[PDB]
Molecule: glmS ribozyme RNA; glmS ribozyme amino RNA inhibitor
RNA sequence: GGCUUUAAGUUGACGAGGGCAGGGUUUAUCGAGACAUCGGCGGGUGCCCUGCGGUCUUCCUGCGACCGUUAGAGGACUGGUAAAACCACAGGCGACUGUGGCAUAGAGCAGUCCGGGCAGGAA
RNA sequence: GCGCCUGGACUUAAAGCCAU
Numbered sequence: 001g002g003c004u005u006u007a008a009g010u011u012g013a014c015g016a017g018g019g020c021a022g023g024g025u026u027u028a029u030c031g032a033g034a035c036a037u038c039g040g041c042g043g044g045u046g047c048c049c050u051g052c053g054g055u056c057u058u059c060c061u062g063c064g065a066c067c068g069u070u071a072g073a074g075g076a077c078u079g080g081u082a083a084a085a086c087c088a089c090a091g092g093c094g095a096c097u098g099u100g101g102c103a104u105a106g107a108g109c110a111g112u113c114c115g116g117g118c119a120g121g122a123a
Numbered sequence: 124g125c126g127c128c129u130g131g132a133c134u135u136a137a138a139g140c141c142a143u
Stems, first nucleotide, its partner, number of pairs: 001141011014031003020051006038130001039128004052068005058122006074114006086101006
């Protein structure tokens, strides 16, 4: 120095984004100078059904479609101060941990544009 | 991308073993 065992420990998702109500369901969006972020358990703003609501026609009703109160799926254009990473400080024999500061994305994020039912009744 | 670990991975200590 390498390996084994035992004991004690460390690690085990980095942010951005997503929320009408009830039920159901589970490998529920995006990307990163990360790459075990492997795996397991649980949660979950997704999806499905229903109710309610909005839009599709000025209004109302029924049915249908897309949505969720900034209530149009889909397409386009423009936009996009993120974190981790890293460094500093703190703690630890160590794996590694906390905080501060720094560069940098993409979307189902933002803005604009394109893009909308039928039937009956009412004024 | 949120929480938690009996696996895995990693650390330290002791012992043993192997090499240099």